[PDB]
Context: one part of a larger RNA, bound to proteins that are not shown
Molecule: 28S ribosomal RNA, nucleotides 3524 to 3970
Organism: Drosophila melanogaster
RNA sequence: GACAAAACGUUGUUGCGACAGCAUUCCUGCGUAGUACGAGAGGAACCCGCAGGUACGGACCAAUGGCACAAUACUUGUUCGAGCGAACAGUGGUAUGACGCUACGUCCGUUGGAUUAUGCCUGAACGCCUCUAAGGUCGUAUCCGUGCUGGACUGCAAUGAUAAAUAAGGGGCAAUUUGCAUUGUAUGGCUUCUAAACCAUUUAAAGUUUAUAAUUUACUUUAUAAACGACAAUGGAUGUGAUGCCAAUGUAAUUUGUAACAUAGUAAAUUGGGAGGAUCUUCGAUCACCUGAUGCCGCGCUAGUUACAUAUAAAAGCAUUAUUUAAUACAAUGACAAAGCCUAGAAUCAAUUGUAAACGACUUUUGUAACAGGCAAGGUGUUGUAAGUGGUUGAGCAGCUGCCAUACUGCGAUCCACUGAAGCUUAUCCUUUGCUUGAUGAUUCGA
Numbered sequence: 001g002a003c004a005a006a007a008c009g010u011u012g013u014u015g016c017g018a019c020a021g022c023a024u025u026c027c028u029g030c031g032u033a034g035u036a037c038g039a040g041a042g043g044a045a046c047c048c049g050c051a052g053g054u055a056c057g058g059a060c061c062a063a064u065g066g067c068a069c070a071a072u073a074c075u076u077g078u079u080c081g082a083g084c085g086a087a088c089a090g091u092g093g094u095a096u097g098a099c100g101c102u103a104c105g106u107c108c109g110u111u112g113g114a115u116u117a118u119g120c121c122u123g124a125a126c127g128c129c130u131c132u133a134a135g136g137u138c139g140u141a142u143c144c145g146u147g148c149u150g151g152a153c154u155g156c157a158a159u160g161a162u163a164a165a166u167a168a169g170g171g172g173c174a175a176u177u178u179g180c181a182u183u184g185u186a187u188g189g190c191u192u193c194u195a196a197a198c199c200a201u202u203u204a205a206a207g208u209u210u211a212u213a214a215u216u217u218a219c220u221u222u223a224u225a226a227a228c229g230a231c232a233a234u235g236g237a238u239g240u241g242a243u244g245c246c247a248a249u250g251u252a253a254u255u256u257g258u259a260a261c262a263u264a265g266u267a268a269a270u271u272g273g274g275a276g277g278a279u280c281u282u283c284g285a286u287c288a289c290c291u292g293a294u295g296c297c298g299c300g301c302u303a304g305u306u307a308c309a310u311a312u313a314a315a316a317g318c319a320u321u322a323u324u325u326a327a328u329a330c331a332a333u334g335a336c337a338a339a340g341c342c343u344a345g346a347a348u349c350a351a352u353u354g355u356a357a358a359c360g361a362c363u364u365u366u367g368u369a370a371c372a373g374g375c376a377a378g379g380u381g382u383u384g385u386a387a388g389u390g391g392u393u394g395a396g397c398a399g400c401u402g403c404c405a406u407a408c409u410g411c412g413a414u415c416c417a418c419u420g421a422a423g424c425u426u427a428u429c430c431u432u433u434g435c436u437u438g439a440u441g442a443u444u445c446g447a
Stems, first nucleotide, its partner, number of pairs: 009162008019150004024055001026053005037042001056109005064103004071096005076089005111145004119137003170343003176340003179336001180334006193239001208227003212223003256309006263303003269294006276287001346444004351365001354362001371438002374435002377431003381424002388418004396411001398409002
C1' cells in the first nucleotide's frame, strides 16, 4: 500500500474482535507475638488486616539531577585604527544556562472459572465397609478468559455526504418497465421443487403420545386406562399451512376454446389507525399481523359427471436419439438511440501543523474571520547590570607653576548613578479589538 473479491459502489467517519502474543515478582517491618506450640531453651513476623521496599516491565520531564542554544555573561590569544558590537582558534576556554530531550527522578502493573496435586460426600464390588466402581463437592504461582498488547491489510458492522452543476447532464431507485441483447433454471409445459416443518432433555429399562381427573408459562406436574413395547414398522413425504407434474374437461418445444347438471364450494382491488419483529444476512428511512372504513372490475371460478368443436400432434421415420433442440415458464444481469421516478459528494497531491516522521505515512490546516501567518507589543524565561554620559569613585602617576591662596590639565583596573539593566525568548513558549500580509495550483472516484 494497489487491484479485484463483492452474501449489494465510492469515499469519509465510527466500531467489532477473529487470531496471535501475554507478566507482575518476592521479602521485610507492623500485625497475628512473647501468643499458639513448648517441661524449658525458645517460638510460628503465620493467612485476615496494614505499610513499605525488591526484582521485572511500561509510562512520564513537574521537581531534582544530567546535556548544550555554539543563548548570555566572563576570559585568553589574534584580528576589525581604538571603542561599541563581533569574527577567527573546524562548538576557543570558562561560569551560568532556557524551548527540548533525558537520568539516578517519579508514577502505574487487573480478576474470575476450569480443575491438578489434594482433602472429601454418598455408595457397591466384598449383605458389611470403604474418596470410586457409577453419580457428586472443594481445590494450583497451573491453564484459559477478564485484563493488557498487534488488529483479520480488503474479515465484518454501523452511519454520513453521495458528486461533477446546467450551454449540461450525471448519478440514483433500477429491485425497475419497453424494442433488444447476455446468462442461469427447466431443458421436450415441468421429464420440477421446498429459508412451514416430528420437542425441551438427562439418556440405553434411557423413552414418542392421547384421552379422562387434577395441574401448568412450559408435549410441565400428578393419579387411572391405553399406545409407535431402539420389531418388521419406520426414514422420504403425512409434501406434513396435505407440494408437486397442477390450472390444463385433449396435460402441451400450441394453447385447448365454447354447453349443461347437480353437490362440495372458490373470491378480485384500495386506503387509514393501533401494536410487533431482525444472531455472517440476497434491500432494519424494510417486511408482517390485527382492527375499522371505502366503494365496485364480478377479473378468476376448481374438482365431479356429461354435451359441442378444433389447430398442435401425422417431428418422413420405418433406424427417431445423436451434431441432439427450444415456443414457453421462473430468476438474475445488460444496455444501443428513446421513454416513464430522485438528488446535487469528496478523496488525494500542492501549500500548512508538530502532537509526527529516514522517505511515504500519521496528526493538524486554509469563510475578510472560530481565520490563518510573519511581526512588533505584553506575559513568561535565561544572563547578570549595555552602549553612551557624568563623577578624582579610584592605590596612584606625569607635566606647568603665580605678586597669594594653590591647583588643574590629561592617563588610571575597577566602582557608582542613569541600569533589577542591555541582550536573548523557542523555532517544539503563552498571549494579541496592535501591524502588515495571505485568501486566486493538480488529479481522480460512482451503488